[PDB]
Context: bound to proteins that are not shown
RNA sequence: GUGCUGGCCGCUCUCGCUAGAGGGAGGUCAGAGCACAUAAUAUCAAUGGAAUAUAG
DNA sequence: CTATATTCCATTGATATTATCATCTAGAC
DNA sequence: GTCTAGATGATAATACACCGTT
Numbered sequence: 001g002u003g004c005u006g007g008c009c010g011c012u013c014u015c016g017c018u019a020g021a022g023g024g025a026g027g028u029c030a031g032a033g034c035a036c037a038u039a040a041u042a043u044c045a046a047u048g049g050a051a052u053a054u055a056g
Numbered sequence: 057c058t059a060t061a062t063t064c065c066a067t068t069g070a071t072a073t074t075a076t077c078a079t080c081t082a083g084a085c
Numbered sequence: 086g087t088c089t090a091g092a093t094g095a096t097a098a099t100a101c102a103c104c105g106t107t
Stems, first nucleotide, its partner, number of pairs: 001036001003034002005030005011024005037076005043070010077094002080091006
Other pairs, nucleotide, nucleotide, family: 002035cWW010025cWH016019tWS032033cHS042071cWW053060cWW054059cWW055058cWW056057cWW
């Protein structure tokens, strides 16, 4: 020097409402130890989701 | 509603390639 | 001498395995 963390506040998108949950950007309060071989290219397999057939 | 199965889209695990200089040699001062 | 850049350097190594049974 690179990397990994939450509390809270407005703005703005998405959905729903007998009701709220998620995304992006910003402000602020904290927390903060322990690992570090750094890059370009190409290929394969799957994970997750969505929809569609289906049958039964 | 519980399986098998088709298409689309990132994104991830994993493995291959390419790399991580040394020693003359001629010219200026 | 001592720097300071430009143009050229033999070969030069190490392991092992897939074939059912959820």